[PDB]
Context: bound to proteins that are not shown
RNA sequence: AAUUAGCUCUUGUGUU
DNA sequence: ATCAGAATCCCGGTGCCGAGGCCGCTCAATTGGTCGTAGACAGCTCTAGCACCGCTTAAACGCACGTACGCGCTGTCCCCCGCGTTTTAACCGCCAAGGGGATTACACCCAAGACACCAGGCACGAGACAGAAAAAAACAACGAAAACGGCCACCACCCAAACACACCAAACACAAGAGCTAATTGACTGA
DNA sequence: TCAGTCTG
DNA sequence: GTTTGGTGTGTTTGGGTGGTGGCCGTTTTCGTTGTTTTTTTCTGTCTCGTGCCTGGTGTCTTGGGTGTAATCCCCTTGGCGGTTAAAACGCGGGGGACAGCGCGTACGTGCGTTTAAGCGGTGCTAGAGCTGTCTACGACCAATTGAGCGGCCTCGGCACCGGGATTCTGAT
Numbered sequence: 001a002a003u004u005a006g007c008u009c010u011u012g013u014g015u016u
Numbered sequence: 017a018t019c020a021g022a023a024t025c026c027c028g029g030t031g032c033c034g035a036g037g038c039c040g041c042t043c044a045a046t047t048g049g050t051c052g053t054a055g056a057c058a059g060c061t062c063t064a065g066c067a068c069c070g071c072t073t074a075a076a077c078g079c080a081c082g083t084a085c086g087c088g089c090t091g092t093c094c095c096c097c098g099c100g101t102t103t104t105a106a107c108c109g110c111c112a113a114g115g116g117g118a119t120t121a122c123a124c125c126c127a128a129g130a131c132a133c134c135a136g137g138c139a140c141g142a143g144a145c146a147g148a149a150a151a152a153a154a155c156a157a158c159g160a161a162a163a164c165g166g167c168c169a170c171c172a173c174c175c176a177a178a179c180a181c182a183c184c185a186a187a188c189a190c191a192a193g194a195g196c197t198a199a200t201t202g203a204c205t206g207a
Numbered sequence: 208t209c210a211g212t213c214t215g
Numbered sequence: 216g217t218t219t220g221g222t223g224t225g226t227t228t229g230g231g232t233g234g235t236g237g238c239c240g241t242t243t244t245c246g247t248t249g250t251t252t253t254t255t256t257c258t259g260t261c262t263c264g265t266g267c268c269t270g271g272t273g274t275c276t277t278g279g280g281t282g283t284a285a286t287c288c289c290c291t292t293g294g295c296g297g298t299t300a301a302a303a304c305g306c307g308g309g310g311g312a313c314a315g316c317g318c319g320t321a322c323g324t325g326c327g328t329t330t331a332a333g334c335g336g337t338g339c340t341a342g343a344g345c346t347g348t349c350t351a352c353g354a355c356c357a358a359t360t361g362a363g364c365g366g367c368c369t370c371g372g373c374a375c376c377g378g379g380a381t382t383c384t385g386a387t
Stems, first nucleotide, its partner, number of pairs: 003199011017387143161243010172232017202213006
C1' cells in the first nucleotide's frame, strides 16, 4: 500500500 | 366331696398350798325383869272418786295425689387380720425400807334430854297482775311459673397459597482453507 | 429526451 | 428444533374470621297458708295480810361419842434376775364397708266423714284424814354360855404338762 457481509464446499478430532 | 394345717381335748401322770375339820376363847347371841309408846281398833267427817248425764270439736279413720328414702344391685376400693419377722420387760423369787392404820390409853366437849320465853311461819282470807281466749293483721319458707346472659350456627368475607396453563428468553465444539455473489433500482420531475 | 434527485 | 428454567396470570380451594342473628338454662320474682305478733277484757291462783301456835330458840345437867397421844409390826412400798410371752411393726390380701344406680309403696299432705271424747253440772259414797280410846311386846337393863370366828394341821379337788383322738377350717 484497494472493503464488508452472506452462502457453499473442504481439512484435522470418527481413539474403542 | 377331697386333700391338708394347726390347735384343742381327753388320758396318763404330776403338785400343791390352802380347804375343811378341828383347838380355843370370847364376846356377841340369848334370855329373865321392866316401860312406854307409837302401833292399833273404832268412829266423825268428808271429799274427792265413781258414776251418771247434758251440751260441744279437734282428733281419729279413711280416700286420695305424689316421690323419694329405704331396699336391693353395682361396683369400688380398701385397711386391719393371719402370717412373718422383730422388741422388749414383768413379775415369782429375792432384797431393802417404812410407815401408818390399828390398839390401847386418855382427854374433852357438846348435843340428848328436860324445862321455859316467845315469836316466825301455816291455815285461811283478800287485792291484784301475769296469763289466756279471742280478734286484726302481718309474713316466711313452702311451692306454681319464668326471661336475659350464654352457646351456636348460616352467609358472607378474606387473604393465601396450590396448581396448572401458557409465555419466554437464552443455549447449542474447536480451529483452518478456498470459491462465489452482492453490496440499490424504479422513477419523478423540472429543464 | 434526461438525469439528478427521490425512493425503501 | 429442541430443551429448560423464570414469570405471569387465573381458577380453586380453603383454612380462618368473625359478620353476625338464631336460638336456649339459671338465677328470679310471685301466690300462700299455717305461725307468730299486738291489744282488750276477763281470770285465777301469787303475793300479801291476819290470828295464833306449836315449834324456833334460850337454859340448865351429863355422859359417851369424838377427837387426840404414844406406840407398834406387819402389811405396804420401793428395787434386781432374765427370758420367753406380750406385744410391735410390715406383706398379701380379700370379703366387707360403703358410696352410687334401679325400683317400689307409703308416708307427707290435703281433705270427706264420724265421733267419742272435752267440758262441765250433780248426786251417792267409802274408806282416807284426823281424832277418841286402848295397849302388847320389843327396846333398855343384867346375866350365861357355846357358836362361831380366828387360826392350824393333812392331804387332796382341781389346776396343769405330754400322748392319742379329733375337731375345727382353708384352698381346690
This is an experimental structure of RNA with a sequence from Homo sapiens, together with DNA, with 387 nucleotides shown. It comes from the structure "Arrested elongation complex of mammalian RNA polymerase II with nucleosome (AEC1-nuc)". Among the 22 different proteins in the entry, which are not shown, are Negative elongation factor C/D, DNA-directed RNA polymerase II subunit RPB9 and DNA-directed RNA polymerase II subunit RPB11-a. Primary citation: Naganuma et al., Sci Adv (2025), "Structural insights into promoter-proximal pausing of RNA polymerase II at +1 nucleosome". The sample was in a buffer at pH 7.9.